[PDB]
Context: bound to proteins that are not shown
RNA sequence: UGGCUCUGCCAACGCUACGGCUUGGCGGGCU
RNA sequence: UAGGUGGUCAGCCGGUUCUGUCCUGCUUCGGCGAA
RNA sequence: ACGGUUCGGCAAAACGUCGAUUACUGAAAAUGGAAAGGCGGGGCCGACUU
RNA sequence: GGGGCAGGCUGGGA
RNA sequence: GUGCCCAUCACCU
Numbered sequence: 001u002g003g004c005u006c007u008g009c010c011a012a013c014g015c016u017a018c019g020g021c022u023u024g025g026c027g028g029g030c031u
Numbered sequence: 032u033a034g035g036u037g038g039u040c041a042g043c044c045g046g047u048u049c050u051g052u053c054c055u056g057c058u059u060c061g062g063c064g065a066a
Numbered sequence: 067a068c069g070g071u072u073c074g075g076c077a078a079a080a081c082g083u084c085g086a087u088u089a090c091u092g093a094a095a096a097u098g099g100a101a102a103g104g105c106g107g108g109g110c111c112g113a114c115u116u
Numbered sequence: 117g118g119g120g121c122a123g124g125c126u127g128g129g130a
Numbered sequence: 131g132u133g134c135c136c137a138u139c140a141c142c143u
Stems, first nucleotide, its partner, number of pairs: 003030002006028007014021002034139005040133002043128004048124001050122006056063002070114001072113005081106004090098001
Other pairs, nucleotide, nucleotide, family: 003031cWS013022tHS017019cWS033140cWW039134cWW042131tWW047124tWH049124cWW054065cSS058061tWS059061cHS065119tWS066120tSS069071cWS077107tHS078110tWS079109tWS080107cWW082108tWS085102tHS086101tHH088100tWH089099tHS091095tWH092094tHS092096tHS095098tHS107108cSS
């Protein structure tokens, strides 16, 4: 050091307790 | 830049003649030598 | 046949050394502290080569 | 012949 | 065991 238990947008394998989650890009911050 | 691994050297005692070479003088007569 | 193991010139300075853990300062050198010198070549300067 | 250097060759400390 | 010097190996300025 193929990070982030990290966010904004947008998607769409999907999963949803219907809130979202996830995941992908897409900027930004952390690293 | 430190590092690793070695070796060097302070740090042998001989024996022996063969080889290779090289010296074999001064002298005070003690030695100093000379390679 | 050369190592820069080179050739010269210098040796002021710095370095080393003795002076000296002396003088001096201070009760005491007490984990203060020289120098004038002396000896050096370690130093220096150029040449040429490295 | 004697030396002096240089090279062996060998023995012990090992 | 000790240092000095040296050789090689590793390694980036």